Shown are 893 nucleotides from a PDB entry: RNA (16S rRNA, nucleotides 5 to 920) from Thermus thermophilus. The depositors describe the entry as "Crystal Structure of 30S ribosomal subunit from Thermus thermophilus". NCBI's taxonomy places the organism under Bacteria, Thermotogati, Thermales, Thermaceae, Thermus thermophilus. The entry is indexed under 30S ribosomal subunit, Ribosome, Kasugamycin, KsgA, RNA structure, Thermus thermophilus, Antibiotic resistance, Decoding. Among the 20 different proteins in the entry, which are not shown, are ribosomal protein S15, ribosomal protein S4 and ribosomal protein S6. Rfam match: Bacterial small subunit ribosomal RNA. Rfam links the family to the GO terms ribosome and structural constituent of ribosome. A reference for the family is Cannone et al. (2002), "The comparative RNA web (CRW) site: an online database of comparative sequence and structure information for ribosomal, intron, and other RNAs", BMC Bioinformatics. Released in 2014, the model rests on X-ray crystallography data to a resolution of 3.01 angstroms. Crystallisation conditions: MPD, pH 6.5, hanging drop, temperature 277K.

Context: one part of a larger RNA, bound to proteins that are not shown
RNA sequence: UGGAGAGUUUGAUCCUGGCUCAGGGUGAACGCUGGCGGCGUGCCUAAGACAUGCAAGUCGUGCGGGCCGCGGGGUUUUACUCCGUGGUCAGCGGCGGACGGGUGAGUAACGCGUGGGUGACCUACCCGGAAGAGGGGGACAACCCGGGGAAACUCGGGCUAAUCCCCCAUGUGGACCCGCCCCUUGGGGUGUGUCCAAAGGGCUUUGCCCGCUUCCGGAUGGGCCCGCGUCCCAUCAGCUAGUUGGUGGGGUAAUGGCCCACCAAGGCGACGACGGGUAGCCGGUCUGAGAGGAUGGCCGGCCACAGGGGCACUGAGACACGGGCCCCACUCCUACGGGAGGCAGCAGUUAGGAAUCUUCCGCAAUGGGCGCAAGCCUGACGGAGCGACGCCGCUUGGAGGAAGAAGCCCUUCGGGGUGUAAACUCCUGAACCCGGGACGAAACCCCCGACGAGGGGACUGACGGUACCGGGGUAAUAGCGCCGGCCAACUCCGUGCCAGCAGCCGCGGUAAUACGGAGGGCGCGAGCGUUACCCGGAUUCACUGGGCGUAAAGGGCGUGUAGGCGGCCUGGGGCGUCCCAUGUGAAAGACCACGGCUCAACCGUGGGGGAGCGUGGGAUACGCUCAGGCUAGACGGUGGGAGAGGGUGGUGGAAUUCCCGGAGUAGCGGUGAAAUGCGCAGAUACCGGGAGGAACGCCGAUGGCGAAGGCAGCCACCUGGUCCACCCGUGACGCUGAGGCGCGAAAGCGUGGGGAGCAAACCGGAUUAGAUACCCGGGUAGUCCACGCCCUAAACGAUGCGCGCUAGGUCUCUGGGUCUCCUGGGGGCCGAAGCUAACGCGUUAAGCGCGCCGCCUGGGGAGUACGGCCGCAAGGCUGAAACUCAAAGGAAU
Numbered sequence: 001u002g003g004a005g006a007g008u009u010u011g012a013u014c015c016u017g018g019c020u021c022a023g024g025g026u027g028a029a030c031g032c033u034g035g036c037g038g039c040g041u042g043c044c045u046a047a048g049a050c051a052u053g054c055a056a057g058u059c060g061u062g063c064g065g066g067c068c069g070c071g072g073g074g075u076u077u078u079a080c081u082c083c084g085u086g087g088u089c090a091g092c093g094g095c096g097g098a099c100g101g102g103u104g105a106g107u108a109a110c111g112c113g114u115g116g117g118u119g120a121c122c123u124a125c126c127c128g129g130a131a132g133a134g135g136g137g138g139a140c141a142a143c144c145c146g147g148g149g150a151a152a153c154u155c156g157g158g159c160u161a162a163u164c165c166c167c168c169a170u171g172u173g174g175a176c177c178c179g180c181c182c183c184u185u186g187g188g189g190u191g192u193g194u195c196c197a198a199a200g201g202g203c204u205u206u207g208c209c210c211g212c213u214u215c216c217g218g219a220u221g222g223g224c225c226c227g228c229g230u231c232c233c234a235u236c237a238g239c240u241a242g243u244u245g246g247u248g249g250g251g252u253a254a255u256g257g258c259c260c261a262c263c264a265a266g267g268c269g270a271c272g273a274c275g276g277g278u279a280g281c282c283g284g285u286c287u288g289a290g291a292g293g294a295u296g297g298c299c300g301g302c303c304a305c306a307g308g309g310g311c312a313c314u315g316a317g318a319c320a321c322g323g324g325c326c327c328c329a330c331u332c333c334u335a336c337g338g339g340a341g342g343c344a345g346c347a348g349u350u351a352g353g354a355a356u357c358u359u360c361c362g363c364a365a366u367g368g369g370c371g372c373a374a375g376c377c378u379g380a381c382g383g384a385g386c387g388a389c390g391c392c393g394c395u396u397g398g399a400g401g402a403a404g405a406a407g408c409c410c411u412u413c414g415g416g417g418u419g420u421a422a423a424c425u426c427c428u429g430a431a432c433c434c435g436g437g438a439c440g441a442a443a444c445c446c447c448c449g450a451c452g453a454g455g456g457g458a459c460u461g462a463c464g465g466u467a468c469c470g471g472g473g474u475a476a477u478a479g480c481g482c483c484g485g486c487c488a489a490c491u492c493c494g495u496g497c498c499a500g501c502a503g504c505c506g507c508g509g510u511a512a513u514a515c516g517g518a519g520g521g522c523g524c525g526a527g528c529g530u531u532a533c534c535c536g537g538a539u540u541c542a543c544u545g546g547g548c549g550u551a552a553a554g555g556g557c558g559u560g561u562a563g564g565c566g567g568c569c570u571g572g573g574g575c576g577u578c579c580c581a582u583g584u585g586a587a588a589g590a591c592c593a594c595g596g597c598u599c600a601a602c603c604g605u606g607g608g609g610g611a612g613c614g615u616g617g618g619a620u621a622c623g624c625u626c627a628g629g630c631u632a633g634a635c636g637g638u639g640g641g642a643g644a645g646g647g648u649g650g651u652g653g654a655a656u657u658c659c660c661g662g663a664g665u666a667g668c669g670g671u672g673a674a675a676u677g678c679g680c681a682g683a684u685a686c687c688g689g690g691a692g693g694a695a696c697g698c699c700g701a702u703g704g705c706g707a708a709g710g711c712a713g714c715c716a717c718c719u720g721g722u723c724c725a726c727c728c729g730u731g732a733c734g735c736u737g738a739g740g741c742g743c744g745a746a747a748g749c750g751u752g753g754g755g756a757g758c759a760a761a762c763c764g765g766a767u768u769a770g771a772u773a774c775c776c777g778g779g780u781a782g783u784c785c786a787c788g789c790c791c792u793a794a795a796c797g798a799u800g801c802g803c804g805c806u807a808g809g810u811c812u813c814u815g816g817g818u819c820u821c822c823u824g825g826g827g828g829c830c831g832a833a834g835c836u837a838a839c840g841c842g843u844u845a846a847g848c849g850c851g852c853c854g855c856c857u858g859g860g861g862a863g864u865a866c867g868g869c870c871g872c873a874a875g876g877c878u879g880a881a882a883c884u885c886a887a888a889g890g891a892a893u
Base pairs, nucleotide, nucleotide: 005021006020007019008018011893013891014890015889023535024534025533026532028531029530030529031528032527035394036393037392038391039390040389041387042386043352048350049349050348052347053346054345057095058094059093062092063091065089066088067087068086069085070084071083072082073081074080102305103304104303111230112229113228114227115226116225117224118223121222122221126218127217128216129215130214131213132212134168135167136166137165138164143158144157145156146155147154148153173196174195175194176193178191179190180189181188182187200210201209202208203207231277232276233275238268239267240266243265244264245263246262247261248260249259250258280302281301282300283299284295285294286293287292307328308327309326310325311324330341331340332339333338358384360383361382362381366380367378368377369376370375397427398426399425400424407418408417409416410415432472433471434470435469436468440463445457446456447455448454479524480523481522482521483520484505485504486503490519491518492517493516494515500507501506546856547855548854549839550838554853556743557742558741559740563736564735565734567630568629569628570627571626572625573624575623576622577619578618579617580616581615582614583613584612591607592606593605594604595603596602633733634730635729636728637726638725639724640723641722645719646718647717648716649715650714651713652696657691658690659689660688661687662686667678668677704711705710748789749788750787751786752785753784757783758782762778763777764776765775800852801851802850803849804848805847808830809829810828811827812826813825814824815823816822817821834841835840858885859884860883867878868877869876870875
Other pairs, nucleotide, nucleotide, family: 005537cHS007504tSS009016tWH009888cWH010012tHS012892cWW015551tWS016888tWS017887tHS018886tWS019540cHH021538tWH022537tHS027044tHS029354cSS033388tWW033526tWS038601tSS045353cWS045356tWH046351tWS047103cHS047305tWS051348tHS051359tWW054379tHS056096tWS060064cWH060090cWH061202cWS062162cSS063161cSS064090cWW064142tSS091141cSS092161tWS092162tWS098315tHS100322tWW101306cWW102344cSS105304tWS107280tWS108278tWH110227tWH119183tWS120224tWS120254cSS121253cSS123124cHS123220cWW132198tWS133211cWW139162tWH140161tWH141160tWH142159tWH149151tHS149152tHS150338tWS151338tWS169198tWH170197tWH171172cHS171173cWS172214tWS177192cWW197213cSS199211tSS208451cHS223253tWS223254tWS234273tWH235866cWW236274cWW237269tWS237270tWS237272tHS238273tSS242245cWH242262cWH243266tWS244266cSS252254tHS257262cWW283296tHS283587tWS288290tHS288291tHS290545cWH291544cWS300586tWS312323cWW313320tWH314318tWH315317tHS320323tHS329342cWW334337tWS343347cWH345379cSS346379cSS347359cSS348359cSS353355tHS353356tSS357385cWS362364cHS363380tWH364382tWS364441tHS365381tWS371373tHS371374tHS388526cHS392600cSS393599cWS395477cWH396478cWH397475tHS401420tWS401423tHS402421tWH404419tSS405421tWH406419tHH411412tSS411414tWS412414cHS420422cWH428475tWH429473tWS429474tHS429476tHS430474tWH431473tHS437465tWS437467tHS438466tWH439464tWH442460tWH443459tWH444458tWH449453tHS450452tHS461462cHS461463tHS465466cHS477526tWH478525tSS482489tWS483489tSS488522cSS489521cSS495498cWS495512tWH497509cSS498508tHS499508tHS499512cWW506514tWS542857tWW547553tSS548553tSS552856cSS554555cHS555853tWS556708cSS557707cSS560739tHS561738tWH562737tHS574575cHS574620tWS574623tHS585611tHS590608cWW597601tWH620621cHS620622cHS631731tWS631732tWH633731tHS642721cWW643705tSS643720cWW644703cWH653695cWW654694cWW655693cWW656692cWW663685cWW664684tHS665682tHS665683tWH666679tWS667683tWS669676tHS670675tHS671673tHS673766tWS674765cWS675765cSS675776tWS676764cSS692756cSS693756tSS701712tWW706709tHS708743tWS744791tWS744795cWS745792tWH747790tWW748873cWS749872cWS755756cHS755782tHS759781tHS760780tWH761779tHS766774cWH767771tWS767773tHS768770tHS771773cHS789872cHS790874tWS797799tWS799846cWH806832tWS806845tWW807831tHS833842tHS833845tWH836838tHS836839tHS837890tSS838891tSS840846tWS842845cHS845847cHS858887tWS861882tHS862881tHH863864cHS863879tWS864880tWH865879tHS871873tHS871874tHS
C1' cells in the first nucleotide's frame, strides 16, 4: 500500500495527431431467459389534469345549552315546576392546526457551505428561583323569534355562562422620560415622576392536584449582520434615481435606504460590474495512483414552493399545502342573479413517456398533538404486497461408473471429438406434508410507600401460525453472449460485393476461422447481452503533467499604462510562511476491530484519522513592508568611431521617349517561324540642338544601417539609434508588458498635380482542337509628387523580449591597445557538451536556467455565417455551429 495499455495515416520507418476499444458505475430502460430467500430500492417526462376513501385533532377536571330516554321530588288530580342520570349534537373557551408528510417550479442569492458578530433581537410549551391572585362591571354564540336566497349561506331582534372582555385596587417586580454612577454602540446599577398584574377548576375537600399573574435565569428553537468559498458566455462593457451617503422621522422583536420628507452628489465595474444562459445548495456519491473530473436519486441538514399572481389577519411563531381576501386560467353546481374546488399528503385514475408499485394490514412498537387520567386522533410510522431494479446468500445433486454405447460432428476412412458426459448402481433429500411455536412488551394504569426513591401486580402483537425447532420426504429450472485482430475460444456445410456483419481497422465478387446454420470451444451463470449517460484509459486543457524553426501554435514592429517579476549588506515590524495548544469540523457514509441475524448482504458497539476556519502563544530562513547603507544591474559625464538610419532643400551624368535642324534611303521592327505595327507626309541607322519624366551603372560584397516595414548618384542643413576608451557622476532608478497610442512593403481609395518608360483592364497579331493564356504590336487605371485614408503579406530566421551559464576553430565589417597578437561590438561558415522525431541547432542555441507577454489543442465546413468595432469604398479586426471524415500532417527510407 499506489499508477499495464492496444488497434488505426506508410511500400516500409520514426514523430505528431485525432478516432476507437478493453475497466468501473446507474433511481435505468429494451431483447432472450428465469427457481427460492433476506435486505434495500422503484414517475428521472407534464411543478400536466384529477373520480373515490382516508391523511389534525383534542379537552365535560374552563362554560352554558338543544334533542332522545330513564329515575326521584314540589303536586289529592290537572296545569306548571325542582333535582339526579344515560346517550347524542353542535356552540362558547383553551391548546394544537407554523410540527410531521410532499415536491424542485423559482433562485447565481448571505440561497447554500464554513467561521464569526448581535452593545441591534425574539422564543409557546419544559426546568430552577422570587413574589402574588382583593373587589366590581360587561358583551357575544348556543338557544328563542322574524326576514332575504335555488343553493352556498346571510340579515335583523331578544335571553345567557365561563379559565371570554373591561374597570378599580395590591407593585414582589417590570416598562418609559430625565439626572447620576459603572461599563463602553441600545450592557448593568440607582433616584424622583408616570404607567402595568392575575382565573379558576378537580378531589381521597383545611390539604393536595391541575391551572392563572409579574419578574429574573436556564434550556431549546429562531431573526438579522459580516469575512471567505460556490457553473458557462466578453460575439454581454459600461451600469445605477431610492441610485450612494447624510439629518429627522415611520416601521419591526431587532439593525438597516426596509419605507417617507428634506439635503448633499454620490455608488459599482476587466480583481468582470450590467446583461444572457443554465441550476435548489450541502453532508456525501461515482470515478481516479493521485491531483482532478462528474454528480447532488435514496438517507440526513438548510432553502424555496403548495393551480399562476398579489395581500394581509390571527398568533410565541405563518404572509400559513389539507386557514382567509382579491385578480387570472381551468373544472363542477345553478332557478343565470350567483356559488363550489385545488393529491408537489397515502393509495389510486388519466395523460405524456423507453420507464417507475397496493384504491393492502395495523396503533402491537417508536415518534407526535390534546387530556389529571382513562383515553382519542395520527396514510409520521411499524409491517405486508408487486417489479431479478440492486446487493448478498442458496438449489437444479453427490460418489462409483467403457481404452469409451447410441445419436450428431470431423476424418488422412486407420480413426478422432462431444466424454464419465449419458444410461445405469449406490448415497444424500431443495421442493412439498405434519407437530411445536416465538423474540420484539413493559411501561402508561392499579396497589404498598409519600401522587417522590423503591417494591409488587394487571392489560396489550399488525407482522403471524411468520421466523425458528423437531419428525416425514421426491434426483428435482439453465440460460445468455462470444470464438478475424484488439480479446479467452476453429472446424465443416450453405451463400457468392448477394443475403448480410460492423465498436475501430474492416469482412462478403466460388474452399469466407469475419455473413447464415451445425459440431466443437471460450466467458459469465438466474442471469446474460444491447442502448443511453458519468469518470477512467486521456500526460488529448498537461497544478501534479504538454507544447509553438519545418507537425496545430511567436502578435508585422515598437512605445509604454495596468499588472506580474526584483542585485548585495544591516536593523525594526511579523502580513505571507512554519510550529505548539485550543475551539469547531453533528449523525449517516468512508477506515479498523469486536459483535447480532446459521454466513453474508444488513445492522449494533467501540476505536482512529480528518482539509478548512476561529482564538491564545511562539519562530524569522525566505517572500512582504519600513528605515539605513553599497556598486557588480540600469542611467549619466568626458573624448572619439563607423554607417544606403530618418526628414528638407539643392545639384550631376548615362539611357529611353518626344520636338527642331542636318545628312541620308527602302526598309525597320519582331518571332520557333511569323503576322499585326511603323515607314515615300522619308522611317530605321548617324550627327547637332532642345524639352520632359523617372531611376541611379561601375564602386557593390558572401558588405553596412534600421525595432519592423525597409534604406543605394553627389552636396549641404536638421535629426534618431549605436559601438569603443577613461572608471569621473547618480545609487536598484530594473525587466516584461493585457489594453491604449504610434509606425507599418505592394496593391487599392479621396482631392489636386504630374506622366518619359513600364503596364492590370482593354484593342489587335500569332499558337492551338479551343487559347478568355503563355509569344508579338498597341494601350487606360496605375506606377511618380502633395495632403488625407486603408492595416494586409511566404510583414520569414516560418525562431517574442531581457538576463545569467556551458569547448573551440575559420572568414569577415567596425572600435581600442603593450599592434606577429590581445581585447570589445556586429555579420557568416564548421563544429565540444548537450538538445532534436528527424532534418538539423550548437556563446548570433533549437543547450542549461529564471522572469514576463502572445499563441496552439485532429481534418474538411471556414477565416465562412451571425453580432460588434473600424473604413468613403474595397475591405479589415474579432470569430462559431449544424453537418461530415479515419484521417489531415512532419521528417526521413